[PDB]
RNA sequence: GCAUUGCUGGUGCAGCGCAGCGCGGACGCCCGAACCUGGUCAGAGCCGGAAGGCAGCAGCCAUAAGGGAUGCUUUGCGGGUGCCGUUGCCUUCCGGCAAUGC
Numbered sequence: 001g002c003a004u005u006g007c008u009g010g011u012g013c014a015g016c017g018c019a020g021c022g023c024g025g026a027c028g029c030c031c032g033a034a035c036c037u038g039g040u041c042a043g044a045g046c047c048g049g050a051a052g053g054c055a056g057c058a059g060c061c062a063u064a065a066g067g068g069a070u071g072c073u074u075u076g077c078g079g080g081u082g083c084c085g086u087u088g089c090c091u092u093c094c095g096g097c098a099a100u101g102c
Stems, first nucleotide, its partner, number of pairs: 001102010012089006018082002021078006027071002029068003037062004045054003
Other pairs, nucleotide, nucleotide, family: 012090cWS020079cWH032065tHS033063tWH041058tHS042057tWH044055cWW048051tHS
C1' cells in the first nucleotide's frame, strides 16, 4: 500500500425542533366620525309668572368602525429558506482506534 471484520465519528437523507424570511392577526403608538358615540357645551333655541331648567350645533378633548409608520414583544400559517440542534435510517462517500490477510 489494498481488502475483510469490530467499535466509534462526520457527512448524506428523512421526521420533529429552533433560527430565519414571507403573509395574516394580537398588543401598542400615531391619525381618525358634519349628523346617526360620549364629555364640555360659546353663540343661538325652548318651558315657566319669576327663580331656575331642558335640548344641543361648531370647536376642543376622549374614542368605536377603519387606516398608517414600525417593533432583542406575542402568535398562527407557509417555504427550489438554513457554516444550528436532535432522534431515526439506508445506499454509497470519507475519517479515528483495533484485529487479520496479500
Molecule: 4.5S RNA
Organism: DEINOCOCCUS RADIODURANS